Shown are 41 nucleotides from a PDB entry: RNA (aptamer). It was solved by X-ray diffraction to 2.68 A. It was solved together with Lysozyme C. Crystallisation conditions: 1.1M Malonic Acid, 0.15 M Ammonium Citrate Tribasic, 0.072 M Succinic Acid, 0.18 M DL-Malic Acid, 0.24 M Sodium Acetate, 0.3 M Sodium Formate, 0.096 M Ammonium Tartrate Dibasic, Final pH 7.0, VAPOR DIFFUSION, SITTING DROP, temperature 298K.
RNA sequence: GCGGCUAAAGAGUGCAGAGUUACUUAGUUCACUGCAGACGC
Numbered sequence: 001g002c003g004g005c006u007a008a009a010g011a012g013u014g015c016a017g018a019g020u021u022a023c024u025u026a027g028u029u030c031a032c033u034g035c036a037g038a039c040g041c
Base pairs, nucleotide, nucleotide: 003039005037006036014035015034016033017032019030021026023027
């Protein structure tokens, strides 16, 4: 270096911002950018 998890709840949140209207029931949950950790063979 290729997957699920990182929120009990929830359709949706790993933390920090972002805002190209894309997506969406609009969103502390989502387009973009920083960095990720414990895992699986």
Entry title: Crystal structure of the aptamer minF-lysozyme complex.